[PDB]
RNA sequence: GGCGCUGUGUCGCAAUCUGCGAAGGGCGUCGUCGCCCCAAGCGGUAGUAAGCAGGGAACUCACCUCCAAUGAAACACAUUGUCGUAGCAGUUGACUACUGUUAUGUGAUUGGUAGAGGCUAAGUGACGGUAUUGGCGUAAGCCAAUACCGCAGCACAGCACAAGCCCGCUUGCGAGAUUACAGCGC
Numbered sequence: 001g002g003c004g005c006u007g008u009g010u011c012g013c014a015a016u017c018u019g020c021g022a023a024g025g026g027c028g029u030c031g032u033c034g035c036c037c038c039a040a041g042c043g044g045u046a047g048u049a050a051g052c053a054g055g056g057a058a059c060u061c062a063c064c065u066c067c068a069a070u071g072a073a074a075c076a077c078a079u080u081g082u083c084g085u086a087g088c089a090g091u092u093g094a095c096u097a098c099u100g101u102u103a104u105g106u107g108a109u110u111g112g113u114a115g116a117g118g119c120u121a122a123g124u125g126a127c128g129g130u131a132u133u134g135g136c137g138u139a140a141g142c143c144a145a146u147a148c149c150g151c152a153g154c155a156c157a158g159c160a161c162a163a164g165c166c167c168g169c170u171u172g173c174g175a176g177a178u179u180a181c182a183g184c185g186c
Base pairs, nucleotide, nucleotide: 002186003185004184005183007181008180009178017044018043019042020041024038025037026036047173048172049171050170051169052168054167055166056165059117060116061115062113063112064111067081068080069079070078071077084104085103086102087101088100089099090098118159119158120157123156124155125154127150128149129148130147131146132145133144134143135142136141
Other pairs, nucleotide, nucleotide, family: 006182cWW009179tWS010177cWW011176cWW012175tWS014046cWS015045cWH015174cWW021040tHS027035cWW029031tHS053121tWS057059tWS057164cWW060162cWS065110cWW066109cWS072074cHS081108tSS082108tSS082109cWH092094tHS106108tHS117163tWS126153cWW127153cWS137139tHS
């Protein structure tokens, strides 16, 4: 001077963030405990991805009244449409909801609903847990049936369905690069 290892230092990461962790390891000590770093295994929260026959109505939609147009000569039948937009403020713990108000759009104005966004469903099967009873076993445990729990956990699919949004839950994901620094192998 090449390649590679073990480091250190930087960038970087699913937060490499957090809980449990012998009188376990390292530092320190005459000795011991504490502080600090490391620490198999098991948890939790973010992040991220694949999912839940999980849920919600504040959002959207639909319906009646109301409004404009039309046909029918019509407030009561019927069809298609409208009900828009931007402020400044009051109240509130907070608001997109309520209250006051200003400007402004339309041909077109208001007040309401124990309506809908899934149904099958008290669905089905598997799995996990507790209790009792029976069989197996020397024991540790195992197999089975019964009732209950897993409020809202896993999986299974047809059918309906304007488009969603929000909340919850289940499961998987643990590195990687270094222009450099030092150490050492080939």
Molecule: VS Ribozyme RNA
Organism: Neurospora